[PDB]
Context: bound to proteins that are not shown
Molecule: U12 snRNA; pre-mRNA
Organism: Homo sapiens
């Protein structure tokens, strides 16, 4: 210099949030996480 | 932070 | 969460021609 396209992955950069407490319900192997109430 | 052990009084 | 790249993976492909005839009151004449 490195054409058109197909399915399918891994890293990083950038980026949005943090403690609202206990009940009930949804959903996991278990937290996560979701849906509502004061 | 005035409601039984003290500061907001059951004392006159 | 929401977006770009980087690198990679699958001997991954390099057009195609295979009746769609379906449709208008429509119908090649002794």
């Nucleotide at each position: 210099a490195u054409g058109a396209g197909u399915a399918a992955g891994g890293a990083a950069a950038a980026u949005a949030a943090c403690g609202a407490u206990u009940c009930g319900g949804g959903g996991u192997g278990a937290c996560g996480c979701c849906c509502g109430a004061a | 932070g005035a409601a039984u052990u003290u500061u907001u009084g059951a004392g006159c | 969460c929401a977006u770009a790249u980087c690198c990679u993976u699958a001997a991954c492909u390099c057009a195609u021609u295979g009746u769609c005839c379906c449709u208008u009151u429509u119908u090649u004449u002794u």